[PDB]
Context: one part of a larger RNA, bound to proteins that are not shown
Formats: sequence, structure tokens, C1' cells
RNA sequence: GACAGUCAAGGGAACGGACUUGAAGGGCUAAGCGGGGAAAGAAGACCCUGUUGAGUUUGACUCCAGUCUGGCUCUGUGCGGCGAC
RNA sequence: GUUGCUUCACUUAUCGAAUGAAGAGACCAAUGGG
RNA sequence: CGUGCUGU
RNA sequence: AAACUGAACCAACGGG
RNA sequence: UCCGGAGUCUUGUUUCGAGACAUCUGCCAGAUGGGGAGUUUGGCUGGGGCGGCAUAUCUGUUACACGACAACGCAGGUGUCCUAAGGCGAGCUCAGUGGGAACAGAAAUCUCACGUAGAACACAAGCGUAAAAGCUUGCUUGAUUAACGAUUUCCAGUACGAAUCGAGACUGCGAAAGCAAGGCCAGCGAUCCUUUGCGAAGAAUAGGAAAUAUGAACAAAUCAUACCAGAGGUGUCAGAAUAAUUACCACAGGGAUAACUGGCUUGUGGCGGCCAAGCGUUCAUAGCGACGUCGCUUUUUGAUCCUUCGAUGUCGGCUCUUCCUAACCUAGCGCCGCAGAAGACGCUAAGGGUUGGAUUGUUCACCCACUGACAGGGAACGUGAGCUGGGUUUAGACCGUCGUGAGACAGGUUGGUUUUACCCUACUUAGCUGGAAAUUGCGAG
RNA sequence: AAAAGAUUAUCCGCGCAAAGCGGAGGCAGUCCGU
RNA sequence: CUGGGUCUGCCGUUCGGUGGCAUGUGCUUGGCGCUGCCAUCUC
Repeated sequence: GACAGUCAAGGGAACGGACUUGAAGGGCUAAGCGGGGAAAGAAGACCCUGUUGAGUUUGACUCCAGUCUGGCUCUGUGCGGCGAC
Repeated sequence: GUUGCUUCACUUAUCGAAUGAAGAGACCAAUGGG
Repeated sequence: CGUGCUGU
Repeated sequence: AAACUGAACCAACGGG
Repeated sequence: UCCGGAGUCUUGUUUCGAGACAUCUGCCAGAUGGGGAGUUUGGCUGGGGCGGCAUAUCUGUUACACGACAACGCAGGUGUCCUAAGGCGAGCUCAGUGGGAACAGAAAUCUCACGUAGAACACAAGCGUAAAAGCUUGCUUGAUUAACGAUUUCCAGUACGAAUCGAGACUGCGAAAGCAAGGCCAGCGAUCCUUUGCGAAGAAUAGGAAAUAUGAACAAAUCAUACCAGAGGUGUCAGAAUAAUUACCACAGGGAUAACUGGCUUGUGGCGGCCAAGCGUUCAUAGCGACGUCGCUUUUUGAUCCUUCGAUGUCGGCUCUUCCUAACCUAGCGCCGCAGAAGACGCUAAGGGUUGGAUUGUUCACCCACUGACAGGGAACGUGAGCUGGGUUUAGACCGUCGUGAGACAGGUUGGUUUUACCCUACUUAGCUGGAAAUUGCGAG
Repeated sequence: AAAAGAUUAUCCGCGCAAAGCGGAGGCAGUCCGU
Repeated sequence: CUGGGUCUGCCGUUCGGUGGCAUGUGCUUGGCGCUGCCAUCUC
């Protein structure tokens, strides 16, 4: 790695390797090159959407430990003082 | 009479500490005990 | 008197 | 009783 | 061998301090409490955000002479207000104009005439109304109850809201016929829950025509509940109980939707024409050309959102080629307010040429210097598997402003990975080799 | 045929060409039918 | 109009290749090569 592979213009999902009308095109090859294949990688991270989250923050909603506070309790004995009935 | 609170003096609950739980208190005698 | 009292 | 580095055990002894 | 040496005793703590207190114990109760947990943090929308309300709604228009009809179309309204601004009977006539009247005038009050509504009717608007639907005045509570009646509007022919037509009760005003269940038509509210009103007394030999039912083994008085009609409300208005940040971020998808190119458009930018008021001492047109007006271009910025979100590498420079002409230099020419020199304007013409630097990441811009000239552009705003990585656009960090805070900033700053060609075509060179019926037909030029 | 000029006969050179011209080895045995 | 098709015998011209003598051209690393006349030979 769908199959494939030369172009110009037209229209088209409004930027074609294929369709339309033209121009090229004998086949098979070796080394290069990086214009194109809107080349290859990765179910776009940007943006929006979803009655999907997660990390943090606080004056969100809703609660929880921690800390403090009151009461009873633990809790005894004696002389008293203030009160109450 | 009872009760709420509460000053003070107590000591056995409890709490804090130390110690190898290593010597407390008394005898010096009462508001003590049998 | 002192309060368990060799010693500093 | 300012201080300036010693030692101390496993009873001596007395009484019935 | 005992007792001393080395006192004996014990209402008993190992000793010390505190002590019925609290930093003791347990349960109950409140306050505090992002230290920690759970969840949320609307919608519509020419991308989202900010704004708005087109979210429930009422009048005129759009709306195309039935009805129906969209937009973040146009011009305005609604969440209330009224024991009178409701109901009714009677009398009257309004806005304004004109003549006249002490002060008194444009404007006071009286009087006469005219007066089709030019006034008014709580308010937006429309419609309607003249012995009234307006104004003044009188008496009043039809703004109550109304047996589950029907129907319209919106519409699924559901509810709500509002409205129309009725039947019953008791009424009001009026001599009467008649009128009135609010002020016509916008002014509003589910289930559940809470809450109030009606089911007075008396009678029934029995639950009936007629007495409200339940608490379920019975009965009383409480309490609770039920059935009926109302109120407390959801404005996101057919009705969830709701704050932020992410640049440390994640997932499901979207080209249904932004940030590039390309496409349509051309307001905007750019470029040009027509007419000729005027400028040019003189003289519209050498050269210009106002007030107007007609086009072109796609090198500006918008507008839109058609293609791409299981990905088209997203600024600028360097390199390299080519194309366009609205011609800067080069070739030839017309014309001038062209004497020469220099130049203005125009014509054919794109074959050739179009620079070296300072500062800036810059495109753009400015200055220095040369030149015959230092023209304007396109090619996916040519060109990143060609490079570079200064900028933007991450994670680190600093400042300013903003926020209580995490954090934000289209502000400033420094630092921050640039991956693959061996396939096909293209192109550049490099070989082999068939073939005229372009392999065949013997089909002959 | 971006050829040339003729029947089995030109055999060849020249000539636009017409006209016209210069140049051509022979002899003796073989097969086969115009 | 005798004609064609070859083979063979015979003699000739223009080729062919062998032996001798000059000239033109070129030209060495005194060398490389070709023409030219005559003759013979082969063809």
C1' cells in the first nucleotide's frame, strides 16, 4: 500500500491521476532530485459542542474530621456563705 | 426540712512526674482508734 | 530545745 | 561551707 | 544458736505535686471549619466570549385584500395601578376658534356663536364611542355566589392565561325596557409540601329525602388524615436546589463551528473613465479638475462559512524558477505653458535589467551609498520530507495592571526537540530496444 | 516513393525537346519453348 | 520475329595481380605509403 499514476482549460464539494473538449504519450530501464501525490505519523493539543471529566481556588451549593464551648457524667468527705421551695 | 450554687480546709477516684517503685509518716500522741 | 541528726 | 581527681563490699565486736 | 551492732510501730497509699478541679471518661448540644469530600457553575447567538432578550408575553408593521408566515427585522409595551378609575340611572358636551366683559395682558372668570371628535377613556398601540363608552352628579357592591354547562384563542384541537355565550341564588341602579358576575381585548402559575375557609345548633327507633368520613378488635375527648374551594411559586415563565480557574490538562465527537489558503461578494483599499464649474497672468481639457457619475482589479481589510478537525505543517528571511503589465531603466514614437538642458503627459512594447548597507524577528518603514534604473505584483498571501527558528503559540521564571484566590493579559521579558523518500509521477542526466494495419493483413500510395 | 520514364524490351551517352547526333566485342558447341 | 534461358570451346578491350625504370605528392624513429610507364603473369 483502495485501484492507480503526463498535462491545459471547463464545470464540480466552488484547487482532478480518472469526467468534458483539446495537447501530448513506443516499451523496459540506472543514479539523482524533492514540484506534486491537498505524500508518510497521530481517531486536531487550537476552537466549539456534550445535560463527559480531572487537577487546583474561593465569598458557590452540600456536608465531614480537627480545634474550642455548654450540660450531664466521671464524683468523694467537713464546717460554712449566698439563694429556692 | 430539702435543693441549686459556692468560698475554704481535706484524700481515696482521677490526672502530671520520678524511681532499679531505695528509706513515707509517726513516736514530739488529738477534734484519733479499740 | 532539736527531728532521725559521724561527714562539707 | 569556695573548689582544685586517694580508698571504702562479701561485719568487726558485744549480750543471753 | 538467738538478740544487738543497724531504734520500734502501721486505721495499710512506692514517693512527690495537683485534686474533686480539668488538659480525665463517655454520650448529647452549638460555634468555627477549602484542612478534606461530593456536585454544580442555564439557553438562544451570522464561531464562542462580552452585550442583548428576539426565554413568558401585548399593539402597529414586515405579511403579499380570508386565516397562517421567519430574522439579534422595524416602532413601541407588560410583571403594575383603581371602593372608584367598578355597577347603574339622569343631565350635559368635548379639543379649539371667533365677538364682547372692572383691574385682566398671549394666558384667570362670565356670556354668545361656531365646533364629525380635531378631546377624553389609569397606561404602549390599534380599533370603537356624541342626548355616549367622554364629562358632572346621584344611589350603590354583579369586583360575591354561580349545581363539574358549552365554546373560542394558543393547539396535539392538552393544560395554563385571557375571553364569549349561558342556567340557578341573592342583589344593585332605573318609572320602565333593560344594564352589570370588574375596569373589553397584555397585567401571569403544575404534581408534592405548608396553610386557611365550608361540613352551626336542633331533630330522626335508624342512616332513609335528609346527620361529612377514617385511624381498620371496640368507645369517648384530643391529635392526625381525607373529600371541596382558595393562598404561599417556580420570570429559564409546562414549573433543578448551584461560583470560579486551567498555559499541567483529559475524553467523546464536530468542518453542523472559529484561527490559514482557495471560492462568492467588493462596502473598504487600489486603479481608471465620463460631464466641465474652476485653477493654469490670458485660455475648461499643455498639465490638472471640484459638485456629480460610470466602471475595472482581487497586491488591502472586511462580509460570509462552501471544502478540510480519524490533521493540507500557521510569520519573515535565504535560495530558485516562471508568469502578469497598471512601464522604473532599456528600444521606437505622438504631444506640451517642448528654445537648449532637464522634464511633464501619452502610444506600441514584458526581449533584457531592476543593487550594496545601518536599525528592526519583522512584512511595512526610515536614513546612508551606488546606479541607465534601483517599477508594482502573482504563482495554496509560490517556496519548512529545501533550510533557518529571531517572532507567535505550551510546560520554567520575572514585572506591571486586574482578581480575595487559583490564575488572566489580543501587555513587556529571558529560555525553550524543526522527524521519514528506497514507491509513483515530474525533472536532470544515463543505457537497452522494438516499430508504418504503429507488433497483425499477404491491406500494395 | 517530395523516384525514373515505358510492355521484356533502351543498349547506352546526350538533348527542355522536337528535330537530330556520336559511341555498342566476336566466333564455335548446348537446353527450352515463343 | 527466330527468340529466350544458362553451361562449354575460341580470340579480343576495359579490370586483375607478378617482374623491371622514372616523375608528382607526402614523409619517418634515412623509415611509412600510394600513384605513374613498360613488361610478364593471373584474372

LSU-beta, nucleotides 543 to 1464 from Leishmania donovani: 665 nucleotides with solved positions. NCBI's taxonomy places the organism under Eukaryota, Euglenozoa, Metakinetoplastina, Leishmania, Leishmania donovani species complex. It holds a match to the Rfam family "Eukaryotic large subunit ribosomal RNA". For this family Rfam cites "Crystal structure of the ribosome at 5.5 A resolution" (Yusupov et al., Science, 2001). Among the 71 different proteins in the entry, which are not shown, are eL40, uS19 and uL3. It was solved by cryo-EM to 2.9 A.